[PDB]
RNA sequence: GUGUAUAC
RNA sequence: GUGUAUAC
Numbered sequence: 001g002u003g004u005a006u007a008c
Numbered sequence: 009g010u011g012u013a014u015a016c
Base pairs, nucleotide, nucleotide: 001016002015003014004013005012006011007010008009
């Protein structure tokens, strides 16, 4: 970086 | 999206 998860 | 975790 891209994906996912999660707080908001 | 932004933190955070995480998989490539």